[PDB]
Context: bound to proteins that are not shown
RNA sequence: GGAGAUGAAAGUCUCCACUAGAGAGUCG
RNA sequence: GACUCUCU
Numbered sequence: 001g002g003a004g005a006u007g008a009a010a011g012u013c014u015c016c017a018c019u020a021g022a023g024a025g026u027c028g
Numbered sequence: 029g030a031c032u033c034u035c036u
Base pairs, nucleotide, nucleotide: 001016002015003014004013005012006011020036021035022034023033024032025031026030027029
Other pairs, nucleotide, nucleotide, family: 007009tHS007010tHS
């Protein structure tokens, strides 16, 4: 950012392609 | 050593 759940709302919670490799960044 | 990104 998108989707849902909940809730007047606040919020809250949940979901959003696999196996590897390379390079980088950020932090410790 | 973690976390993240872009490539292939």

Notes: An RNA: 36 nucleotides with solved positions. It was solved by X-ray crystallography to 3 angstroms. The depositors describe the entry as "Crystal structure of the enterovirus 71 RdRP elongation complex with the nucleoside monophosphate form of compound HNC-1664 at product position -1 (post-translocation state)". The entry also contains Genome polyprotein, not shown here. Crystallisation conditions: PEG 5000, ammonium sulfate, glycerol, MES, HEPES, sodium chloride, magnesium chloride, TCEP. The entry is indexed under enterovirus 71, RNA-dependent RNA polymerase, elongation complex, nucleoside analog, REPLICATION.